Annotation: An RNA, together with DNA: 20 nucleotides with solved positions. The work is reported in "Targeting the ALS/FTD-associated A-DNA kink with anthracene-based metal complex causes DNA backbone straightening and groove contraction" (Jhan et al., Nucleic Acids Res., 2021). The entry is indexed under G4C2 repeat, DNA-RNA hybrid, GGCC motif, A-like DNA structure. Crystals were grown from: 5 mM MgSO4, 50 mM Tris HCL, 50 Mm MES (pH-6.5), 2.9 M 1,6-Hexandiol.

[PDB]
RNA sequence: GUGGGCCGAC
DNA sequence: GTCGGCCCAC
Numbered sequence: 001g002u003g004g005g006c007c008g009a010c
Numbered sequence: 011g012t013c014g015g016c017c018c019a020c
Base pairs, nucleotide, nucleotide: 001020002019003018004017005016006015007014008013009012010011
């Protein structure tokens, strides 16, 4: 750089 | 729709 698990902001 | 945190994979 790319993508993802979980939680969260407007 | 636009983003934040911890962590991971390639």